[PDB]
Context: bound to proteins that are not shown
RNA sequence: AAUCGAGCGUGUGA
DNA sequence: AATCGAGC
DNA sequence: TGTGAATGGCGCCGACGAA
DNA sequence: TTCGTCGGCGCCAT
DNA sequence: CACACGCTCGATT
Repeated sequence: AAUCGAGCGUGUGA
C1' cells in the first nucleotide's frame, strides 16, 4: 500500500 | 453495445 | 422555448415623472 | 433640481 | 444535529 466518495427526493427522531 | 451530445 | 411558476420579509437601486 | 413613490430585483431564512 | 430508504440522461447509433 490493501481502504472505497457525492448530490436530490422522501420519511423519521431530537 | 462502443458512443453523442447544446440551446434548450 | 418560457417554465415552473403559488412565502416573507427587508434593502437598494432605478426610474419616472411631479412639482 | 429635489424629491414621492411605486416597482422590481438580491440577499437571507439553523 | 442525527438516522434510514430510494434514485441519479435519453437517445443515437